[PDB]
Background
An RNA structure from Bacteria abnormis, in which 409 nucleotides are resolved. The structure was determined by cryo-electron microscopy at 3.11 angstrom resolution and released in 2024. The PDB entry is titled "Acinetobacter phage AP205".
Context: one part of a larger RNA
RNA sequence: CAAUGGGGUUUCUUUUCAGCUACACAUCAUCACCCUGAGGAAUUAUGUUACGUAAACAUUCCUGUUUACGUCCCUCGUCGUGAUUCUGUUCAUGCUGGCCAGAAUCUUUUCGUUGACCUUUCAAAUCUUUACGCUUUACGUUUUACCAAAUCAACGGUAAGAGGUAAAGGUAAAUGGGUCAAUGUUCCCCACUGGGUUACACCGGUUGGUUCAAUUUAUCGUGCUUCCCGUAUCAGACAGCAAUACCCUAACAUAGGGGAAUUGCCUACCUGCUACUGGUCACCACAUCAGUUGGACUUGAUCACCUCCUAAUAAAUCUUUACGAUUUAUAAUAAUGGUAUGUACUAUGAGUAUGUAUGUAGGUUGAAAACCCUACCCGCUUAGGAUUGCUUAGCAGUCCUUCCCGGCA
Numbered sequence: 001c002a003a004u005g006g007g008g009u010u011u012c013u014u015u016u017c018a019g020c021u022a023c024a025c026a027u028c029a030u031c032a033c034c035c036u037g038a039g040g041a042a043u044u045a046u047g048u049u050a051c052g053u054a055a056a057c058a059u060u061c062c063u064g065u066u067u068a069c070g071u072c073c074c075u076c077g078u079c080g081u082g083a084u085u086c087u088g089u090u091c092a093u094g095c096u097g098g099c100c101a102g103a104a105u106c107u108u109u110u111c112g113u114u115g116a117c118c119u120u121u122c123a124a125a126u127c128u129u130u131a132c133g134c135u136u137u138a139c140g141u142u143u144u145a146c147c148a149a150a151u152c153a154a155c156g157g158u159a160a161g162a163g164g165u166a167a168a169g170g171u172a173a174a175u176g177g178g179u180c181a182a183u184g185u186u187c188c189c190c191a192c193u194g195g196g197u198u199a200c201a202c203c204g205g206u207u208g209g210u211u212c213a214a215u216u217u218a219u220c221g222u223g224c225u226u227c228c229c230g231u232a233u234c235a236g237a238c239a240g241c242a243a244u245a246c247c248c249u250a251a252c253a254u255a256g257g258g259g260a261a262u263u264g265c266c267u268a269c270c271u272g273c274u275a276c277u278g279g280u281c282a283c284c285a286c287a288u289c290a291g292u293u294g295g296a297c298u299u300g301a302u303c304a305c306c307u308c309c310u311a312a313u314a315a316a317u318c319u320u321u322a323c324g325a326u327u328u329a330u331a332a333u334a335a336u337g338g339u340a341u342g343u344a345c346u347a348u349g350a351g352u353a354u355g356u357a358u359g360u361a362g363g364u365u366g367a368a369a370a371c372c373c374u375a376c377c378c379g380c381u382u383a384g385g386a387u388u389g390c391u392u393a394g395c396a397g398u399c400c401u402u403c404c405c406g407g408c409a
Stems, first nucleotide, its partner, number of pairs: 004191005010104004016098005024089003029084005036077003040074001044255006050071009111184009128174005134169006141162007204303004209297008218288002221286003227279002230276003234272003240265005246259003312330001314328005338358009359376005377407003383401004389395002
């Protein structure tokens, strides 16, 4: 030299101003209390005790006599008082923050795990409980089903099955907490790192069926859910009766009127509840028929996956009783400009575009219109040949090899 940084992630501390802030005032409205005047009706009656108010008179200024009221009822007005509600700001602290900033990574810190250090450390019913493992003794034993006095039921017996049933002894715990070191858990974000990128081969798939689960369709019997008609019970209500208390003067005694709160009787009449019956609308499941969805399964058939293999192709070497093994080219990128045969348009055109196939079969990815090599056919080319002569007739318009390029590039 290339190396993206920080904040808070953990904690504490100092300051500016600000949000609201019980009431303090200036206000609004409301309620209650006190005096008096005014409206009418009245605070049961009787008799006895006491109280107060107002007025007048005189005394003694504060006291007696008389008069009118209350032992005060509703309504309005009158003076004052108390209480509650609303608006605006300020003294004030209160909680928080924009802010002044600083410090702490041995403080402190978020969930799990490991290590070290320190250490009195979770308890729900009970004051007892929980967890673990082995051994020993006794019995004609246990379970099931039914019956039988009582009971909700049970304490007695019978039949079958099985041979099965009961008791004791031990250990540990009720004990976890706190700190530091490391690691996992992205601790969140910012400009950026981020804003992501989709089918076919292999995979195994396709495919038929089995199976399970779910969905939907239709159907039968069951339990469910409204509305009711009825039956019976219960509860409450209505009405009535009995009993107790306060008040109608401050109290006493009586009276009834009472104003009337409570309690108990009473109450199937009205209301409600409950249970049952029947009907009524309907869902669901318990059940069955069918359709659909998802999962597992192997087979029926298929291709692909590595050789293989489908005719692998023709040759050579080595062989084995035989097969067979190895070598020779298989071959891919492509430019795959072509050709032929059909399609749709066009057409005073066979032009346009397209499918299909590239003489016959193989190997082979890809660009599957199979590029290319092997093998077999067919037609070119090269220059050699055929009994070259034979024939009582005129033959014969071919044959083989090589060069040889073509019948998809």
The 2024 paper behind the entry is "Structural basis of Acinetobacter type IV pili targeting by an RNA virus".
The sample was in a buffer at pH 8.